The PDB entry is titled "the selenomethionine(SeMet)-derived Cas13d binary complex". An RNA from uncultured Ruminococcus sp.: 51 nucleotides with solved positions. Released in 2019, the model rests on X-ray diffraction data to a resolution of 2.15 angstrom. Crystallisation conditions: (0.5% (w/v) Tryptone, 0.1 M HEPES sodium (pH 7.0), 16% (w/v) Polyethylene glycol 3350). It was solved together with The selenomethionine (SeMet)-labeled Cas13d. The source organism's lineage runs through Bacteria, Bacillati, Bacillota, Eubacteriales and Ruminococcus.
[PDB]
Context: bound to proteins that are not shown
RNA sequence: CACUGGUGCAAAUUUGCACUAGUCUAAAACUCCUCGAUUACAUACACAAAG
Numbered sequence: 001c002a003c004u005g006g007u008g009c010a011a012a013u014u015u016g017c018a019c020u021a022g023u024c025u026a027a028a029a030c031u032c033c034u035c036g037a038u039u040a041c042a043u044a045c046a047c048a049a050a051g
Base pairs, nucleotide, nucleotide: 002025003022004021005020006019007018008017009016010015
Other pairs, nucleotide, nucleotide, family: 026028cHS
C1' cells in the first nucleotide's frame, strides 16, 4: 500500500473513507505466455570423456 474515473457514507478544510471500475496509469486489462523464484531454464536420460 499507489494513480485515476464512477457511486455512495461520513467528516469538516479543503479532508478522508467504503464499494466499484480503468489495455487510453505504474514493470500492471481477463485467460495465457512470463516475472517474483531460490524451486533455475533448456531440441538429446544421467555420469564420465573430449572439440